[PDB]
Context: bound to proteins that are not shown
C1' cells in the first nucleotide's frame, strides 16, 4: 500500500 | 540466511 476500525492484522514460535 | 513446529489455545462466559 490494503484490510479494516477504538485494535489489529500486513505471519508467529523455535 | 538454511531448518523444524504452528493457523481456534495466554484471546469466546453465564
Nucleotide at each position: 500500500a490494503g484490510u479494516a476500525g477504538u485494535a489489529a492484522c500486513a505471519a508467529g514460535a523455535g | 540466511a538454511c531448518c523444524u513446529c504452528u493457523g481456534c489455545u495466554u484471546c469466546u462466559g453465564c

Solved structure of RNA (5' vRNA; 3' vRNA) with a sequence from Influenza B virus, 28 nucleotides shown. The entry also contains Polymerase acidic protein, RNA-directed RNA polymerase catalytic subunit and Polymerase basic protein 2, not shown here. Ions in the entry include magnesium. Wandzik et al. published it in Cell in 2020: "A Structure-Based Model for the Complete Transcription Cycle of Influenza Polymerase". The depositors describe the entry as "Bat Influenza A polymerase pre-initiation complex". The structure was determined by electron microscopy at 2.54 A resolution and released in 2020.